[PDB]
Context: one part of a larger RNA, bound to proteins that are not shown
Molecule: 28S ribosomal RNA, nucleotides 2654 to 3786
Organism: Plasmodium falciparum 3D7
RNA sequence: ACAGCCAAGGGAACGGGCUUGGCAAAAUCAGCGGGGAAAGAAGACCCUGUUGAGCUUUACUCUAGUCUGGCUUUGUGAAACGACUUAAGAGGUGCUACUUUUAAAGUUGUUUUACUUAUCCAUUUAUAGGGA
RNA sequence: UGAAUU
RNA sequence: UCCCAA
RNA sequence: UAUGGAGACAUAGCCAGGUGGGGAGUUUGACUGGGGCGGUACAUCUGUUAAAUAUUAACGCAGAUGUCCAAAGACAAGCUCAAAGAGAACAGAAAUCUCUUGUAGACUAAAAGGGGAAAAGCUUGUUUGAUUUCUAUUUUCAGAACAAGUAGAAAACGUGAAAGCGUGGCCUAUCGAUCCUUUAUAUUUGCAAAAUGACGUAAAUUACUUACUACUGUGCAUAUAGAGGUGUCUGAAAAGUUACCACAGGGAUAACUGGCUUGUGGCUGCCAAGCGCUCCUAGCGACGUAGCUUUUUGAUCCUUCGAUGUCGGCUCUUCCUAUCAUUGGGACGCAGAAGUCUCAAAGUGUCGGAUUGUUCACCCGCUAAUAGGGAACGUGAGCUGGGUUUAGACCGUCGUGAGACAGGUUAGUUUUACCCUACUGAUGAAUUUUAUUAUAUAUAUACAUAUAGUAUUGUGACAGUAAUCCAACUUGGUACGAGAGGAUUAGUUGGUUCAGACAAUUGGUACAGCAAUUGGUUGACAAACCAGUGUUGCGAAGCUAAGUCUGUUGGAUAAUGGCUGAACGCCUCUUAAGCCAGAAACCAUGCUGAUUAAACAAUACUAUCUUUUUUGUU
RNA sequence: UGCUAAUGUAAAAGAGAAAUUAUAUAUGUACCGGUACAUAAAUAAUCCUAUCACCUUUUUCGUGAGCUGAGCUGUGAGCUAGGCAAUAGUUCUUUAACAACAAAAAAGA
RNA sequence: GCACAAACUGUAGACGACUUUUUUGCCUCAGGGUGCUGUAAACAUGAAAGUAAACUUUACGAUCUGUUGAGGCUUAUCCCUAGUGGUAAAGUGU
Numbered sequence: 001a002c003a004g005c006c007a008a009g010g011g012a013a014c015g016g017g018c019u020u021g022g023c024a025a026a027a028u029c030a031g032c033g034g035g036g037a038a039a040g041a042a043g044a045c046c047c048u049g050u051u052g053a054g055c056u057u058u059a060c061u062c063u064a065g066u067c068u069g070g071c072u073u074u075g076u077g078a079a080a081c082g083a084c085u086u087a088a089g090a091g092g093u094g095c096u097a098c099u100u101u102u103a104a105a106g107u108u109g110u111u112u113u114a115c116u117u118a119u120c121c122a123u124u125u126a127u128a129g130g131g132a
Numbered sequence: 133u134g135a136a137u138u
Numbered sequence: 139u140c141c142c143a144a
Numbered sequence: 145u146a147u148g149g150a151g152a153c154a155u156a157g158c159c160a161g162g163u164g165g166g167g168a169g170u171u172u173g174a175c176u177g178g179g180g181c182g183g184u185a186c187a188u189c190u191g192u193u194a195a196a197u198a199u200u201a202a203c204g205c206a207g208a209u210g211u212c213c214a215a216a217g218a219c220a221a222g223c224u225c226a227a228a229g230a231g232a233a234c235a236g237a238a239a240u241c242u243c244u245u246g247u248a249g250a251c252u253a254a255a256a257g258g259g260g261a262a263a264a265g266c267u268u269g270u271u272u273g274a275u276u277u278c279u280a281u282u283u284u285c286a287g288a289a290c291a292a293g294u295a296g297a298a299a300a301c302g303u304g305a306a307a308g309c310g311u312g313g314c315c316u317a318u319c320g321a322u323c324c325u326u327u328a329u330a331u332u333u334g335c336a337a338a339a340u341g342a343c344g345u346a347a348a349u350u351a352c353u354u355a356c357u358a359c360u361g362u363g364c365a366u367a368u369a370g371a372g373g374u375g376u377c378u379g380a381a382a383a384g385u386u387a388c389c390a391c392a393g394g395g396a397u398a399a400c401u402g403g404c405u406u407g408u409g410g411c412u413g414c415c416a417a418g419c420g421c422u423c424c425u426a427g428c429g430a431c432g433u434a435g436c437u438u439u440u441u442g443a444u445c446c447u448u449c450g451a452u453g454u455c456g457g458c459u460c461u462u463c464c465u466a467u468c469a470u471u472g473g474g475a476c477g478c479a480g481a482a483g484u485c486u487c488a489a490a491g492u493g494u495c496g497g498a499u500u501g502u503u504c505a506c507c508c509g510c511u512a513a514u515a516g517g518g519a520a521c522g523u524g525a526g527c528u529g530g531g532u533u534u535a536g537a538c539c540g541u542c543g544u545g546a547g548a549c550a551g552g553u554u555a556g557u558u559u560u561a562c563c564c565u566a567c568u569g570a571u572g573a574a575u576u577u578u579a580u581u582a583u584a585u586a587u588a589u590a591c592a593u594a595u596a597g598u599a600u601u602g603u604g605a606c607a608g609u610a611a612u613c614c615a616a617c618u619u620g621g622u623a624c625g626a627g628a629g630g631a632u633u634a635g636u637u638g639g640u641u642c643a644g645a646c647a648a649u650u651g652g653u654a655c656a657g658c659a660a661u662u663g664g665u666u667g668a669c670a671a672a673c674c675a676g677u678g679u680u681g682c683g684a685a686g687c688u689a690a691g692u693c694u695g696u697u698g699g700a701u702a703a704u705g706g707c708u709g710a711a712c713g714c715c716u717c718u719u720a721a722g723c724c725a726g727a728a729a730c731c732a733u734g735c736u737g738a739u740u741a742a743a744c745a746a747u748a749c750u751a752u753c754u755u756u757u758u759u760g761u762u
Numbered sequence: 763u764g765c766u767a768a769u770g771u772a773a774a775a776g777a778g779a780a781a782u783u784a785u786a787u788a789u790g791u792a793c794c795g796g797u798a799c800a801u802a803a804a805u806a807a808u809c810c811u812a813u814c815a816c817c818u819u820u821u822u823c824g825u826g827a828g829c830u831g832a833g834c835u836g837u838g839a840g841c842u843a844g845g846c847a848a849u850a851g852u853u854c855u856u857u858a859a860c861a862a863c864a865a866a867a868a869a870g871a
Numbered sequence: 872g873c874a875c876a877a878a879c880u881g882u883a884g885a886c887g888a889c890u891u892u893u894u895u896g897c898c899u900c901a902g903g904g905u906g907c908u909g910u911a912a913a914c915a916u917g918a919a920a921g922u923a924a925a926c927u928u929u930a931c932g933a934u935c936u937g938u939u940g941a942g943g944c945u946u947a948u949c950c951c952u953a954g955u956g957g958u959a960a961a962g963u964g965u
Stems, first nucleotide, its partner, number of pairs: 002016001005022005027571005034565003038560002046394004051390002053386004059170005065163008075115011086103006094095001119150005129142003173186001174184002182203001187209006210377001211253001212313002217271007225249001227245006251260002254318001256316003275299009288378001301310003324372006333365003344356004402446001403444001405442001407441001409437006418428002455530001456528003460522001461519005468493003471488006495509003499505001536554004540549003578594003583588003596750008606737004611641001613639006624629001642695005650689004657682005662675005697732003704725004754869008769861003776810001778809002787803001788801007816845003822839005830831001872965004877893002881889001896958003900954001901952004906944003913938003917935002921931004
Other pairs, nucleotide, nucleotide, family: 001017cWW003016tWS003036tWS004036cWS004564cWS010015tWH013446tHS014401tHS022023cWS026572tHS029885tWS032566cWW033034cHS033561tWS033565cWW036525cWH037448tWS043045tHS043399cWW046178tWS050380tWW056545cSS057059cWH060165tWH064164tHS073155cWW092097cWW104105cHS116152tWH118151tHS118153tWH119154tHS124146cWW132139cWW164166cHS171383cWH172384cWH177203tSS178398tWS183185tHS190256tSS193202tHS194201tHH195200tWW208317tWS210319tWS210375tWS212216tWS214272tWS215272tWW215274tHH224263tWH225250cSS226246tHS236238tWS236239cWH248250cHS248261tHS250263tWW259264tWS263264cSS263265tHS273300cWH284289tHS284290cWH298311tWH304307tHS320374tHS320379tSS321374tWH322373tWH330366cWW334336tWS342357tWW348351tWS384545tWS384546tSS386388cHS394397tWS395399cWH397449tHS398449tWH400448tWW401447cWW404443cWW406408tHS406438tWS408440cWW416430tHS417429tHS419424tHS420426tHS423477tWW424428tHS424429cWS439516tHS445446cHS448452cWS453558tWS459523cWW465490tHS467469cHS467489tWS468490tWH470728cWH472703tSS479628tWW480629tSS489728tWS493513tWS494515cWH498506cWW501530cSS510514tWW523526cHS529558tWH535556tHS543546tHS561563cHS570887tHS572739tWS574742tWS577771cHS583589cWW604741tHS605738tHS610642tWS612640cWW619633cWW621622cHS621630tWS622631tWH623630tHS625628tHS647649tWS647689tHH654684tWH656683tWS658942tWS684947tWH689690cSS689691tHS696733cWW700729cWW701727tWH702726tHS703726tHS708718tWH708721tWS709720tWS710716tWH711715tWH712714cHS718721cWH760768tHS779806tWS787802cWW815846tWH817845cSS818844cWW819842cWW820841cWW821840cWW821841cWW827833tWW827834cWW828832tWH829831tWH829832cWW856858tHS877959tWS879891cWW880890cWW881883tHS883888cWS884887tWS899955cWW905945cWW909940cSS909941tHS910939tSS911941tHS919933tWS920932tWS926927cWW932933cSS
């Protein structure tokens, strides 16, 4: 699904139909809950998937956040610290050849610091130059 | 719990 | 006001 | 500079290390007597399982593995081991030495099994072949890979006197792709129009001369050969968690029934050592040993996961007997009273509470006794929702955590019968392929009867079934007993439970009906009304119980007690024929139904009609 | 127009057959359930039973009907005498049974 | 010729069905019986706790008693009555 009385059997191991038995005679009205392994919703349980999703950590790989370092923006002087250059001297076994020390003398790199025009903040309707 | 203008 | 400042 | 303040630091940009479940994206094997803790049966090696070629499985069994070895390798030479007996100072059971005896009982790196005595063992000598290159193959098996082997070949040697033997370990185990890295190796190569020795060797000399030359920068790439590793071992870089969860599948797989089995549980046996004063068995019955069952718990995974509603209680009925009591008995360790074992028996009965989530359990009490089970673990469109078991919450323990816990606790929607069947009651036709237990005038007759319609009286197959137990007293303070105590049996009277009716009479019952009364309303007044029955008191009557009445005895028998009586001269209940009495069981009787018999009988009246003959019913 | 004459048989073929307890013995009959004496014992392997068309002549017996026990007729059965029938060209059911119905007369309540 | 129907019934009943009766009846009212309630309205120059207003008298007053076992109600599923008036349809099947 088609259906719609049982009992037993075997059967996917608990049959409304199957096999054998019981049986079995229209149509209905009112009820009722024994059965239809009644109806429903692709078992919410369990297991499975090299489907997921949620969550967590000292799972793997990252990452917003965050700290720290570097470079640029990023100027101006002064002092202290170092290097370099120029000046003077010195040393050595034949027209001739070579090398070294000293100035804080001249130039430059660094640490400390002062200055503000860069920059940043604040303030106000951008409202008298400072002292008794 | 003053007042401060042509 | 005065003194200092530009 | 408007004024301060800060200022070459901030800050911003860009790099960079760190921190970083705040946030993102992802991983969290498999086999698997279900899942999981566990194990590896996941790469392997031995024997065995394995069923005499070989083949062969399990979470079969007894096991072993991830190495060790410059000697424990290689070749040669010599030797014989374990043990036992007999001897020898210290010296004994064991120490070393000697003689005799010694088929291996030793040893062979390590497992287990094979093999091994002029060795494959032990000692010694010389050594490094544990070497380079290559096949054919064998094993596993695709007869691919890798790994392990075997038999050779081409070399160079090592060893021995030579023959010979040596390409690892006496054999069967001792292990790893691609990509990548790394070191080896080459008269071989490349880095894309060209070059980097070296202007080498010659000539030439105005110069972009002219020939001829195996060996030519750094770096990278190759090619060939190893090694560095993947043990989930023919090779992902991968932890937890969900009782907040979703999805795809799954009876390929649990929790629910059923099923097989019956270990475990339960029940019944057989026996005879003891116990039972004494005595195997009156009652017992071990040590032993046989069955049965599935109200136990398991083992299980055949059945169902596009669902068979997951415990218990309540309620309600039926079946079983493996009988607790009631009926009849048998036995007794039995004087009676009891009581105890036992058989026919399932007709009948088997309770009130306390405590529980509870089967179970456990008290208290009645009882006459308070037996045991089945029915989809009886019974969720019968109920209930206390419990296991959704989502909230709590405490303990465990988990870093999120969370977890057959650890405990509280709170938490139970959907639909109007279908079919079933059952209960209620109506109801229709039925000559059907019937007939007789009909008619002491005689006939199925080759026969039977209309139909109403209505009464009934027939009664068949189906159902019902009554129940106790007490008291009298028997009787008797039998019986030593005494204490103390009956069977009847009889009488009562009560319990069930069932069937009924309501005189008690109780119960009111939107029959009268009276009362509260609040409001119709002017008062009588009269009345209203408040989902305003509310009381009475309440006939009809229902109803907690009220009242009624609830058989025959037959055939069972267990059993016996008889006659053989087999078997006797005996024997027949464990032969023939018989008898005998139970709450059984069947009738009784009682209820009987469109359960598609049933029927007798009676009453009736329906243009009945009866006989002819022709017709292609 | 639904029809308005009206058909159905599960079993004809000779649809033939009435002791009875029996079964390690029965039934009668005779005596007083008993005794004595007969008879059955292949029982359906039996008995019954069909099949002498006709009409006409002759003799007998059973039974029914009308008339006033009897006579006659009918019916059933026989005997006696006669000459009288059949017939479709070879089989394909041998219409043979039972029951029901419609029309037509006659008779019954 | 009956049966069904119709009305009537209520020993019956969800509805059918069943029990009845249909003029020696039945329905209907009414009376009586049987009861149930508890003493109606009406009236008392009756009683009543007190009250007020005349000059002993006249008003008001919950309540109670009397007339008064009164009044009411009693088949709807009560009983009796030949007491009253009623008593139709006239259909259908055979």